[PDB]
RNA sequence: CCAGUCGGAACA
RNA sequence: GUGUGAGGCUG
Numbered sequence: 001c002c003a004g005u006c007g008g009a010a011c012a
Numbered sequence: 013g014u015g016u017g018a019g020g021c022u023g
Stems, first nucleotide, its partner, number of pairs: 002023005010016003
Other pairs, nucleotide, nucleotide, family: 007017tWS007018tHS008017tHS
C1' cells in the first nucleotide's frame, strides 16, 4: 500500500 | 443508522 472487515474523538 | 476519517482485526 491492496483486500475483506469493525470506524475513536470531532463535525456534518 | 450514515458520511468525512485516526485507528483496530484478518489475509
Entry title: Class II ligase ribozyme product-template duplex, structure 1. Solved structure of RNA, 23 nucleotides shown. It was solved by X-ray crystallography to 2.7 angstrom. The entry also models magnesium and potassium ions. Crystallisation conditions: 0.2 mM RNA duplex, 10mM magnesium chloride, 200mM magnesium acetate, 15% PEG 8000, 50mM cacodylate pH 6.5, VAPOR DIFFUSION, HANGING DROP, temperature 295K. The work is reported in "Structure-guided engineering of the regioselectivity of RNA ligase ribozymes" (Pitt and Ferre-D'Amare, J.Am.Chem.Soc., 2009).